[PDB]
Context: bound to proteins that are not shown
């Protein structure tokens, strides 16, 4: 210098949808 | 209608990886078999 | 980080 292998290069909040609990049309 | 193999609403929770390039930290190896 | 892929995701704030 190169290659392979692993990790990292935001986190919240919400919408949607779903799943559980409750309800049970 | 649809629909009990779940309407409606309330509460809670859940919501994946891969590839390519670059950067950073680390582990192996440099191999025509 | 950036750009993509896959029949399902979107908005906002540091």
């Nucleotide at each position: 210098g190169g290659g392979u292998c692993c990790g990292c290069c935001u986190u919240g909040a919400g919408u949607g949808c779903c799943c559980g609990g409750g309800u049970g049309a | 209608a649809g629909c009990a193999u779940g309407a409606u609403c309330c509460c809670g929770g859940g919501u994946a990886a891969u590839u390519a390039u670059g950067g950073c930290g680390g582990a192996c190896c440099c191999a025509c078999a | 980080a950036u750009a993509a892929u896959u029949u399902g995701a979107c908005u906002c704030a540091a």

Background: This is an experimental structure of RNA (H/ACA RNA), with 72 nucleotides shown. Primary citation: Duan et al., Mol.Cell (2009), "Structural mechanism of substrate RNA recruitment in H/ACA RNA-guided pseudouridine synthase". Method: X-ray diffraction, resolution 2.11 angstroms. The entry became public in 2009. Crystallisation conditions: 0.2M ammonium acetate, 0.15M magnesium acetate, 4% PEG 8000, 50mM cacodylate sodium, pH 6.0, VAPOR DIFFUSION, HANGING DROP, temperature 293K.